[PDB]
Context: one part of a larger RNA, bound to proteins that are not shown
RNA sequence: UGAAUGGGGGAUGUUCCCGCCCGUCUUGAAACACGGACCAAGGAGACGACGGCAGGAUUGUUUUCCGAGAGGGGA
RNA sequence: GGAUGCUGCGGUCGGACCCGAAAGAUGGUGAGCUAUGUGUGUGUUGAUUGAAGGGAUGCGAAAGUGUUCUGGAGGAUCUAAGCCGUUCUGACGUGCAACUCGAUGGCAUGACAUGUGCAUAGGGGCGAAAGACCAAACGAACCAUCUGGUAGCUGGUUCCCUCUGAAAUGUCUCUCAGGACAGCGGCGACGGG
RNA sequence: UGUAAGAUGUUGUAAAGCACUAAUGCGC
RNA sequence: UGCGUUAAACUUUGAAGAUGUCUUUUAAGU
RNA sequence: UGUUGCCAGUGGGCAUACUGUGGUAAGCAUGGUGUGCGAGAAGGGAUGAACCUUUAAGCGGGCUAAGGAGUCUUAUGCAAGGU
RNA sequence: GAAUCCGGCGGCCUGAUUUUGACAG
RNA sequence: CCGAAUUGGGCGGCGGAGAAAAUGGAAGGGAUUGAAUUGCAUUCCGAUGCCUGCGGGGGAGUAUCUGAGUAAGGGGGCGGUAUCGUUCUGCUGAAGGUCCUGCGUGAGCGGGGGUGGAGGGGCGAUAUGUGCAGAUCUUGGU
Numbered sequence: 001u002g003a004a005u006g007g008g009g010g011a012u013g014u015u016c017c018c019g020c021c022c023g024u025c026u027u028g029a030a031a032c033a034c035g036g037a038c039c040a041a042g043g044a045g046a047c048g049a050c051g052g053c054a055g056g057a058u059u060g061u062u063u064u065c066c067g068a069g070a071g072g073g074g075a
Numbered sequence: 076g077g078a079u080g081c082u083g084c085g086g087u088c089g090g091a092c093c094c095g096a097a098a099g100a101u102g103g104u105g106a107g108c109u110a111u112g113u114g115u116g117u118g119u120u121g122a123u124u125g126a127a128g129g130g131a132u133g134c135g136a137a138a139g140u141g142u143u144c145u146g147g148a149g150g151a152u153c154u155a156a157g158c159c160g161u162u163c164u165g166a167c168g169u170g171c172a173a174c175u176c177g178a179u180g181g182c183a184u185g186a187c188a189u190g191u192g193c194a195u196a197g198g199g200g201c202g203a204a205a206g207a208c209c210a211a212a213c214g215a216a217c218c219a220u221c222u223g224g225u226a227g228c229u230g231g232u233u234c235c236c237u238c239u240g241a242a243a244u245g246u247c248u249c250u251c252a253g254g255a256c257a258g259c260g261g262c263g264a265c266g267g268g
Numbered sequence: 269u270g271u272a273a274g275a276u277g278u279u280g281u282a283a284a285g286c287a288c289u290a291a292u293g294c295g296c
Numbered sequence: 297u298g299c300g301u302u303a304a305a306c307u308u309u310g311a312a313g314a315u316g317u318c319u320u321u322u323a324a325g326u
Numbered sequence: 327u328g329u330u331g332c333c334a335g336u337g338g339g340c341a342u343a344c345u346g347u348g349g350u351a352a353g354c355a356u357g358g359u360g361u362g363c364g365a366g367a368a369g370g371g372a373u374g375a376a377c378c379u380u381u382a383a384g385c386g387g388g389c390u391a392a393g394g395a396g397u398c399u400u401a402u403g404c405a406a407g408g409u
Numbered sequence: 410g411a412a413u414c415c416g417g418c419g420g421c422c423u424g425a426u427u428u429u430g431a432c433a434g
Numbered sequence: 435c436c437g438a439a440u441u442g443g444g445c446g447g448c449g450g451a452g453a454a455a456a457u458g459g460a461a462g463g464g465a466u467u468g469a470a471u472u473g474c475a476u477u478c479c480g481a482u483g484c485c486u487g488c489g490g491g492g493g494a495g496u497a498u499c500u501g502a503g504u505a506a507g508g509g510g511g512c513g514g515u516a517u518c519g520u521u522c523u524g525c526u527g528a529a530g531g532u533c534c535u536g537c538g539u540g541a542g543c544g545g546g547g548g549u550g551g552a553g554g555g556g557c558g559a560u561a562u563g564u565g566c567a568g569a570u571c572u573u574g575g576u
Base pairs, nucleotide, nucleotide: 006018007017008016021036022035023034024033037576038575039574040573041572042571047089048088049087050086052084053083054082055081057079058078059077065072066071092231093230095228099221100220101219102218103217104216110195111194112193113192114191115190116189117188118187119185121153122152123151124149128145129144130143131142132141133140134139157182158181159180162178163177165176166175197213199209200208234511235510236509237508238507239506244257245256246255247254248253258336259335260333261332262331263330264329265328269324271323272322273319274318275317276316277315278314279313283309284307285306289303290302291301293299294298339363340362341361342360343359344358345357346356347355348354368379369378370377384488385487386486387485388484389483393479394478395477397463398462402475403474404473405472406471413451414450415449416448418446420445421444422443423442424441425440426439491500492499493498512565514562515561516560517559518558519557520556521555522554523553530549532547533546534545535544536543537542
C1' cells in the first nucleotide's frame, strides 16, 4: 500500500491551501505535434581588408572648385 | 577645420555564428562475383517407342498391293548421377542464414554442365532484351582530390539584477514560405517660445 | 491638444417619397 | 377623378453623425 | 514642445461589441469603427488564450469590486405567486 | 427547441342575463 | 318546482401536449417542494485593486512622483585562463575533493573537521580558443 517530486504556512515524515513536462515552430501546446533513459568532459557572431558615425588622445597657418566638353573660377 | 592614432556598433567580400543535400569536374583501380567470344581438358545409369535400308510369305492377267521378321532414326517419352525454382501465398522472419530449411512440382544428348590459358572497362563494356549484369547497393561502378561545393529550407545558439518597449500594414518585385524602401521602437545630442 | 465654445462653409446615407429613370393591381 | 403595391446600379426632400477655416482679443490643460 | 545623428525587430495574425458583402448554412470565406489576446499575472464565472472586476507575490493596520451568504466553502434576512 | 393545440388564476379589459325569480336539471 | 348568481369574447403571468439514439452520468456533486421562480435591502463575507505607517530601486528642477512585458535596444555588477606592475601566504601541511556552517535580492564569496602530500592568491590596466540541459549533438562510463 498513496505514482513520485515542488511553493506558501508551520514542524524531529505526512494532515490546511496552491501546483499538468520542459525546450521549440505557431493565431493557438499538458497535448492523440516533434527532440529528450541516466552522468562526466568537449561544444556555436572570434579574426582580416575598406569605408561611415559615436566617445576619447595629440596637434592645427585647413581646402584642386563648377561643367560631358568648349569654357568659367576664392572659401 | 581638418589630419593621424585608440575602443565599440551598423554595412560588404572573405569557409564567415555551428552542423546538413540530390549533383558537376580532374586524375586513377577492378571480369577471383557475374555476362559474351576464343585455346585446352573432364562428366552423363537403367528402360520405353520403333523411321529408312534388308529377308521371307500371300493375292493378282498385269499394274500393283497384304502380312510379318530384321534393323536402330529422331532438338521423340520416363528414370539415375544430378541441376533448377511451380505451389503450399508451409517453416523461419533481434534466423542455421544480409535469401536458408521441408514437402510438392519442372528438366536431365544438349541452342547442355563444369576446372584452367587469353581477349572486351565506365557515358564504356556485355546482354535468346528483364533497363538485366559488371566483387552483398547499377535508369551510369569503385577510390582520392577540387571541397569547410551552394542551401530564400529544418534543427541548435552557454552568467545575475535593473531602465524603456514593438509589428503582423502601404508601394515595387519570375513577386506570393523571400527582399528593399516607407510606418511603428531604442540610444542620444543641441536649443526657447 | 485623438475634448469642448461663439461665428461661417461642405455632404446625399438611414428614414421617407413619387418630382425624373425603371416597375405594379383595379375603378373610369 | 380616385383607391392599391416597389427600387444596390431611382431622388422633390432629408437627419443623427462626420469633416474645413477664423478667434485663447473664448473654456479646460500644460 | 522644436531641430537633428547612428541604428534594431516586424511585413502568416486572431477574438469580440456594433455594422456590411457572398453563401441553404458553418467554430465558413471576405471588408468598416473601437477595444482586447498576441506580449497580461491575480480575484470571479465548477472547468476554458479573448467573458465580468482589475492591472503584478517586501513587512504591518484598515476598506471595497465582480461574485456571493443550506453543505462541500469564507458569510443574513423580509415578501408575493407556486407545490 | 417550432408551427399548431389544451387548461388554470380572490389577476385585468370589455360586453350580455337575473328576486317582475336567471343558469342547471 | 326549486332560490342566486350565470355567461360570450379578448389580454397579461403560469402549467401541460407537440418532444425519438447509440459505454453508466451530470442546474459542478450530495441534495433541495422553493436551498434551481419573481421582487427587494435595515445586515454580512470577499483581490496582489484603494487609503494609511515602514523598507528597497529608478527618475526629478532635490518639500516629491513612479515600478507587468515576447521580438528588440541601453545602464550597473559576478565568475575561467594568462601578461605587465604592485602587495601577501605554504611541509608548524598548498591546491583539488567531501561533510558541516556564516554573508549576499542574485550571479557568487568566506570559515571549521576529516582526506590529501605540493604549491596557491588579492588589487589596477591589458590579451581572449571566456560561462551549457537540449542540436535523431561528439567521445567515454553506467

The depositors describe the entry as "Cryo-EM structure of the ribosome from Encephalitozoon cuniculi". Shown are 576 nucleotides from a PDB entry: RNA (5.8S-23S ribosomal RNA, nucleotides 445 to 1088) from Encephalitozoon cuniculi GB-M1. It holds a match to the Rfam family "Archaeal large subunit ribosomal RNA". Rfam links the family to the GO terms ribosome and structural constituent of ribosome. The 2022 paper behind the entry is "Adaptation to genome decay in the structure of the smallest eukaryotic ribosome". Ions in the entry include zinc. NCBI's taxonomy places the organism under Eukaryota, Opisthokonta, Unikaryonidae, Encephalitozoon, Encephalitozoon cuniculi. It was solved by cryo-EM to 2.7 angstroms.